[PDB]
RNA sequence: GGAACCCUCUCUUCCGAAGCGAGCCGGGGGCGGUGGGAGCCCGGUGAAGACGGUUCC
Numbered sequence: 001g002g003a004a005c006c007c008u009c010u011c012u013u014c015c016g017a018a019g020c021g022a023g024c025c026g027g028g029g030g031c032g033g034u035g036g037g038a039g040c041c042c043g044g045u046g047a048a049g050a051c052g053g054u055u056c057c
Stems, first nucleotide, its partner, number of pairs: 001057006010050005020039001023045006
């Protein structure tokens, strides 16, 4: 590989309105407009998943 099973690591996804853009929170940076909160960087964290992990064929 394929199935079963699982969430330690890794990655993805996650609600109305406004808004081009949000699963949430913190910090650095930044800031016209919208929003309590916005795009980069670092970190934390809840769920459901698999280019994740274990077992078996």
Distal Stem I region of the glyQS T box leader RNA: 57 nucleotides with solved positions.
Crystallisation conditions: 80mM NaCl, 12mM KCl, 20mM MgCl2, 40mM sodium cacodylate, 12mM spermine, 28% 2-methyl-1,3 propanediol, pH 6.0, VAPOR DIFFUSION, HANGING DROP, temperature 291K.
Sample source: Synthesized in vitro using T7 RNA polymerase from a plasmid template.
The PDB entry is titled "Distal Stem I region from G. kaustophilus glyQS T box RNA".
Grigg et al. published it in Proc.Natl.Acad.Sci.USA in 2013: "T box RNA decodes both the information content and geometry of tRNA to affect gene expression".